[PDB]
Context: bound to proteins that are not shown
DNA sequence: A
DNA sequence: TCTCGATG
């Protein structure tokens, strides 16, 4: 660096 | 966003 | 504005 999961 |  | 994991 690509990518999804979350805090607000 |  | 943030944390996490995963991956060629």
């Nucleotide at each position: 660096a690509u990518c999804g999961a979350g805090a607000u």
Solved structure of RNA (RNA_9 mer), together with DNA, 17 nucleotides shown. Primary citation: Walmacq et al., Proc.Natl.Acad.Sci.USA (2015), "Mechanism of RNA polymerase II bypass of oxidative cyclopurine DNA lesions". It comes from the structure "Crystal structure of elongating yeast RNA polymerase II stalled at oxidative Cyclopurine DNA lesions". The structure was determined by X-ray diffraction at 4.1 A resolution and released in 2015. The entry has 10 different proteins, among them DNA-directed RNA polymerase II subunit RPB3, DNA-directed RNA polymerase II subunit RPB2 and DNA-directed RNA polymerase II subunit RPB1. Crystals were grown from: 390 mM (NH4)2HPO4/NaH2PO4, PH 5.9-6.3, 50 mM dioxane, 10 mM DTT, and 10.7% - 11.6% PEG6000. The entry is indexed under pol II elongation complex oxidative Cyclopurine DNA lesions, TRANSCRIPTION-DNA complex.